[PDB]
Context: bound to proteins that are not shown
RNA sequence: GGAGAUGAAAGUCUCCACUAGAGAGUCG
RNA sequence: GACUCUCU
Numbered sequence: 001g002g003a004g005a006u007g008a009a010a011g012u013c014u015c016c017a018c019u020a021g022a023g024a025g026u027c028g
Numbered sequence: 029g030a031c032u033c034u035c036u
Base pairs, nucleotide, nucleotide: 001016002015003014004013005012006011020036021035022034023033024032025031026030027029
Other pairs, nucleotide, nucleotide, family: 007009tHS007010tHS
C1' cells in the first nucleotide's frame, strides 16, 4: 500500500508467490 | 550476526 475481521470511532487483529544465487543497504 | 532491497 492493498484485503479482510472487529468496532460508532479509537484502535485491534489477520492476510498479501516458491527454490536458490549474487550484490547492496540498514542496524548489532 | 540479524533485517531489508534490487537484480539473475
An RNA structure, in which 36 nucleotides are resolved. Crystals were grown from: PEG 5000, ammonium sulfate, glycerol, MES, HEPES, sodium chloride, magnesium chloride, TCEP. Released in 2024, the model rests on X-ray crystallography data to a resolution of 3 angstrom. The entry is indexed under enterovirus 71, RNA-dependent RNA polymerase, elongation complex, nucleoside analog, REPLICATION. Protein in the same entry: Genome polyprotein. It comes from the structure "Crystal structure of the enterovirus 71 RdRP elongation complex with the nucleoside monophosphate form of compound HNC-1664 at product position -1 (post-translocation state)".